[PDB]
RNA sequence: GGGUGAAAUGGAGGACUUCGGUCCUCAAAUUUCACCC
Numbered sequence: 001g002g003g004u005g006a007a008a009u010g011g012a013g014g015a016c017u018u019c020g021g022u023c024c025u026c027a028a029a030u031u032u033c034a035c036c037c
Base pairs, nucleotide, nucleotide: 001037002036003035004034005033006032007031008030009029011026012025013024014023015022016021
């Protein structure tokens, strides 16, 4: 001189569930962190 991943918040529907959580379709929206040549 520069590039890249991440975290949560949430539209329609169905289950299970320690009600903490975990799953499918159907296209993917927002808010902040970090990594890299």